[PDB]
Context: one part of a larger RNA, bound to proteins that are not shown
Molecule: chain 2 18S rRNA (1799-MER), nucleotides 1 to 604
Organism: Saccharomyces cerevisiae S288C
RNA sequence: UAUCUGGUUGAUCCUGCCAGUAGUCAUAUGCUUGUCUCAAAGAUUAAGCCAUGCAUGUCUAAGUAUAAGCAAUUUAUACAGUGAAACUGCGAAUGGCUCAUUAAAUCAGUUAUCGUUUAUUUGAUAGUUCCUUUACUACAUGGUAUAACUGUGGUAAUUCUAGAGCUAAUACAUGCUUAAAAUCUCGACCCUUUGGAAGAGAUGUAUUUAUUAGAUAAAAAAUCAAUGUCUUCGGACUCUUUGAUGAUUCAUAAUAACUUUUCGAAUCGCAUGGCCUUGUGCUGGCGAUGGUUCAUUCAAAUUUCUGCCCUAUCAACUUUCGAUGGUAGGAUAGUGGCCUACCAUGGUUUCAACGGGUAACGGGGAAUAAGGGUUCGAUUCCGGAGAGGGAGCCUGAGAAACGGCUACCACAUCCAAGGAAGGCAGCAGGCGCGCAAAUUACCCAAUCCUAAUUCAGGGAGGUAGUGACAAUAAAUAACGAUACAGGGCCCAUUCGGGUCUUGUAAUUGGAAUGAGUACAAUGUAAAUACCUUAACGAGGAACAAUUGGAGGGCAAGUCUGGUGCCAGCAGCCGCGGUAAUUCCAGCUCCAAUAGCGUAUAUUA
Numbered sequence: 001u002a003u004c005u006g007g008u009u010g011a012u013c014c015u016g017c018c019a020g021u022a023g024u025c026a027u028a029u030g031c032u033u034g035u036c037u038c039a040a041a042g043a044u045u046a047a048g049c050c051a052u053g054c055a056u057g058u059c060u061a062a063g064u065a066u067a068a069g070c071a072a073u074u075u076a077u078a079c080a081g082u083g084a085a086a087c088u089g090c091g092a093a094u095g096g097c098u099c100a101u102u103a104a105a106u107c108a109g110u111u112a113u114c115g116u117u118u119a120u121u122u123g124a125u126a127g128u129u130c131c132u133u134u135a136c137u138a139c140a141u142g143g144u145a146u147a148a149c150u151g152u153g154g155u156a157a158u159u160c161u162a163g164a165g166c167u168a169a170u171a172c173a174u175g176c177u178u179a180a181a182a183u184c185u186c187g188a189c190c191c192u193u194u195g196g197a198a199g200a201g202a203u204g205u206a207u208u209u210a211u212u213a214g215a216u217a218a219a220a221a222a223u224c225a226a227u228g229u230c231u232u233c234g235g236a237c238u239c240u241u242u243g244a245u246g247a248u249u250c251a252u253a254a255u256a257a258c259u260u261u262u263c264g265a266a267u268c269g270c271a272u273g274g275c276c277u278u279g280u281g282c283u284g285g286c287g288a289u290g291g292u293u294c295a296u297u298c299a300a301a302u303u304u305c306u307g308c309c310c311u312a313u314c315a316a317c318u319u320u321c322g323a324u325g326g327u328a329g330g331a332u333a334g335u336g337g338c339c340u341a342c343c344a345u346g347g348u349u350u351c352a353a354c355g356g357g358u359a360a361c362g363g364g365g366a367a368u369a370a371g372g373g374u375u376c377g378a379u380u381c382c383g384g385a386g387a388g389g390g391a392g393c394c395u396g397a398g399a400a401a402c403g404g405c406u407a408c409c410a411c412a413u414c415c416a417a418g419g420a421a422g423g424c425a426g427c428a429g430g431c432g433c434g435c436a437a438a439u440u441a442c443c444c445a446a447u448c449c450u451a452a453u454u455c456a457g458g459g460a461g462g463u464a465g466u467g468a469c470a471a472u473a474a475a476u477a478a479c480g481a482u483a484c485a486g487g488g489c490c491c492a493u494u495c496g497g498g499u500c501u502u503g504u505a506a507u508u509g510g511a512a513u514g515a516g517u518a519c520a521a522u523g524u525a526a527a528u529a530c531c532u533u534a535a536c537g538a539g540g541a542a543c544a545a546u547u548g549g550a551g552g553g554c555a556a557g558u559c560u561g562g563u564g565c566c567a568g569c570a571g572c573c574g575c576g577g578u579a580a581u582u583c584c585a586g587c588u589c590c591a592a593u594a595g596c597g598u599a600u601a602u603u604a
Stems, first nucleotide, its partner, number of pairs: 004020004021604004026600006037471001041466001042433001048431003052428003057090002063087002069082002088452001097386003107307003112302002116300001122295003143172002149165002153161002182203005189196002204263001213252001228237001230235001243250001265289001267288004273283002276279001309357003316348003323345001325342001327341004361383003365376002368373001388409002391406003411422001413420002439464001441463003447460001448458003479509003482505001484503002488500001489498003514543001516536001546592005551573002557587001559586004568575002
Other pairs, nucleotide, nucleotide, family: 006552cSS008015tWH009011tHS020554tHS032468tWH036472cWH039470cWS040467tHS044436tWS045433cWS045434cWS045437tHH046432tSS047098cHS051429tHS051440tWW054459tHS059063cWH065084tHS067083tHS073076tHS075080tHS085148cSS086147cSS087168tWS089451tSS093396tHS093398cWS095403tWH096387cWW100385tWS103358tWH105308tWH114245tHS115302tWS116333cSS117297tWH119120tWS119397cHS120297cWW121296cWW125292cWH126263tHS127178tSS128204tHS138141cHS138266cWH139141cSS139175tWS147166tWH155157tHS156416tHS157419tWS161162cHS167168cWH169170cSS169171tHS174266tWH179180cHS187198tHS205262cWW206259cWH207258cWW208256cWH209255cWH210254cWW211253tWW214251tHS245247tHS271284cWH272273cHS273284tWS276281cWW280284cWW283284cWS289290cWS301334tWS304307tWH312353tWH314354cWW315349tWS316353tWS322325cWH322342cWH324346cSS326337cWH345346cHS364377tHS367374cWH377379tHS386425tSS390407cWH394401tWH395399tWH396398tHS401404tHS410423cWW415418tWS424428cWH426459cSS427459cSS428440cSS434436tHS438465cWS443445cHS444460tWH445462tWS446461tWS477542cWW483504tWH509510cHS513538tWH515537tWS521531cWW538542cHS549556tWS553554cHS553571cWH554571tWW563566cWS563580tWH565577cSS566576tHS567576tHS567580cWW570573tHS576580cWS
């Protein structure tokens, strides 16, 4: 930093464009191997194809190890250390990448769930399990296909596989022990006179009905054919039990029942203290892992309340088979035409429906600004989607997962051809594509995530390498003498000198420091890159600075040679047709400057 300027004319004022001008976390490209910090980086074209190598694995005191693994016994003759594998558990649904699709759809403001939760975390919570049932009787605790491991295997080949003998079960009819008390249901003792006993059961949690339930604002009295857990056939009719929300059929009771056993610890480590008539017999303390339920946390699913670019060269759209609504069912975790069984033409629409386009993922944001605006936003954060294209699914709390599976399509690899193997829009890298984009490096040191929360893994991440787009002062020389040209001064032969300097000087000298060259300390375990050194570099090509331009716009040459409407310049007006301030050069000069031109968009 609320500017404008050049070009239509003989000249003028306008309209109006073209051109100039400035910016661009806008990109490319041209001109370069000497500076500190910081940093984007195969988005645009090709969500194209991928050789190779990495990117997910995982253990504690405490789930399993007799590894025929390595190891001093007297704390390791049941094992008690470390510990490769394999099982089990958890994780691999995070992370990271990319932007193809997608136009009320994503998304944003995070309304509602009284419409659906429980890897997990945290808190709380299960005396009900001889279910062939008043011990006619294992819980001092009923087994097994199979992994590891040993063993001649098959195949060219794969992270291919039963062929012979033990473990955890938590895999399976796997499966006990804790009367309680109260209530409810039915009732095996005699003529009862409101009959009254034991007895037998049921009642923990997990899945339909119905309800005294789940209430409630303020006073005194009548009547109940089968006579009020009491009384002397007219006494008290007495707290009667009741939580939340704005609202519920809510929470939660309770009652028939139903459940094809849901769970209701046969698990693990460390600690062995203590009264005893020495038996784990009475009790033991910390914990780990629990499977249920409730709450909690981390999440997920579901709506439109309002908001989206251009297009009418899209005016009507929604057409058995959904297309708006109703009722019912099915499905779902749940609502819902989500799907299945009907009327009505229901729903949307110029307030733009529905079509079409998008060189469209949305947003936080970016660039540009007097104020309003215009343009952009692949991309560091959030949300969405995808894993070459579609579709389908297993496991799992969570995926319609792709460094999980299955199939087709396209592509594509290894085969002694019978078969087998996929998937870099992860990282590095390669090919293609293009104007356009880096290393097949070192590490978990930091950040944080995952696991068996207690020595692991992590191309997530960091570090270094490439990288002069983007940004931040940042060096490319500074000081003194020494002959006159005169923004000026003391005196008057105003050229008889000056503490006084502005500079031509390829005349010097006493200068100062950087670019930087690591077995030296400071960071990654292997090293690098500002400092200081037993030690170093500077007097001209030295150890220079480039990029553009010199008619005007728009500051800077009627200077010199060459070309001569040619070559060429020129964003625009024009310049060049033989003294061209415009081209090609030399000199000089100007602008910005380690940066300066050009191209294309976009902003003013």